[PDB]
Shown are 75 nucleotides from a PDB entry: RNA (E site tRNA) from Homo sapiens. The PDB entry is titled "In situ human eEF1A-A/T-P-E state 80S ribosome". The structure was determined by electron microscopy at 2.48 angstrom resolution and released in 2025. Lineage of the source: Eukaryota > Eumetazoa > Teleostomi > Mammalia > Homo. An Rfam search finds the family "tRNA" in it. Rfam's curators write: Transfer RNA (tRNA) molecules are approximately 80 nucleotides in length. The reconstruction used 281,431 particles. Keywords: In situ, Ribosome.

RNA sequence: GCCCGGAUAGCUCAGCUGUAGAGCAUCAGACUUUUAAUCUGAGGGUCCAGGGUUCAAGUCCCUGUUCGGGCGCCA
Numbered sequence: 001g002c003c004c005g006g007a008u009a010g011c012u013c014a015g016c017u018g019u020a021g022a023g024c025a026u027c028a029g030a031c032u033u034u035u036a037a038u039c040u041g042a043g044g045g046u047c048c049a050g051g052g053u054u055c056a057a058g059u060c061c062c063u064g065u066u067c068g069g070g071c072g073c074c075a
Base pairs, nucleotide, nucleotide: 001071002070003069004068005067007065010024011023012022013021018055026042027041028040029039030038048064049063050062051061052060
C1' cells in the first nucleotide's frame, strides 16, 4: 500500500432516510431464616469523529483514528 469486517445507554450487541430496541452495569420494590435465584419497574444514550448527499441519516460519498485477519513488497 490492497481487500475487507468493527467501533453506538457506563459496557456490548441489535436496528429503516420518516421517533435508537435489548442484555449486561445503577437505583426503588417485593423475593428468600437468609444468601443465592428471579422479575416488577425507574434512570441511563459517542447512534467512533469532520465535511458534504440529503426535507430528513450510523445506515449515501470523501476526509480521518484505532483493532483484527488474508494479501503485496526494486528508492